Description: Shown are 31 nucleotides from a PDB entry: RNA (Influenza A virus promoter RNA). Bae et al. published it in Proc.Natl.Acad.Sci.USA in 2001: "Structural features of an influenza virus promoter and their implications for viral RNA synthesis". It was solved by solution NMR. The entry is an ensemble of 32 models. The entry is indexed under RNA panhandle, AAU AC mismatch, bending, internal loop, UUCG, RNA. The PDB entry is titled "Solution Structure of Influenza A Virus Promoter".
RNA sequence: AGUAGAAACAAGGCUUCGGCCUGCUUUUGCU
Numbered sequence: 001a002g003u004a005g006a007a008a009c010a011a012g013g014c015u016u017c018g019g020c021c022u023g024c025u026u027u028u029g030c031u
Base pairs, nucleotide, nucleotide: 001031002030004028005027006026007025009023012021013020014019
C1' cells in the first nucleotide's frame, strides 16, 4: 500500500443541479 463495513474532504451521471449514488484517501481482520 489493497478488497468487505466505516470515516472525512473533493469530482461524474438524471437535473432546475435544491439533491441521491459512490469515490481521491485513511482505518479494523487478512494479504